[PDB]
Context: bound to proteins that are not shown
RNA sequence: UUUUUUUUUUUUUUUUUU
DNA sequence: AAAAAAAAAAAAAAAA
Numbered sequence: 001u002u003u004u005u006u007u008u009u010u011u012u013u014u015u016u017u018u
Numbered sequence: 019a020a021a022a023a024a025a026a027a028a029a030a031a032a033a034a
Stems, first nucleotide, its partner, number of pairs: 002034001004032003008028001010026002014022002017019001
Other pairs, nucleotide, nucleotide, family: 003033cWW007029cWH012024cWW013023cWH
C1' cells in the first nucleotide's frame, strides 16, 4: 500500500527464584 | 527453565 477493525501465528525483554 | 506482566512484527480476514 484507499481504509479501518477484530483475531491469530510467532518472537521477545524485564523484574525476580534457583 | 520455569512463571507472570509487558513488548513489537508479521499474516489473514471483513467490513468501513